[PDB]
RNA sequence: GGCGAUACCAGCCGAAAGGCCCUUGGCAGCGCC
Numbered sequence: 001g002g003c004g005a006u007a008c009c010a011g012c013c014g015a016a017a018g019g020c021c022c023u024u025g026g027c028a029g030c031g032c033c
Stems, first nucleotide, its partner, number of pairs: 001033004008026002011020003
């Protein structure tokens, strides 16, 4: 670098519950190649 799961803290939608976002928004990290 490629593929993938993970939605943490932010951000967007929402009265709330939730929804959205996947390498960042943030030197994330991780599995495999």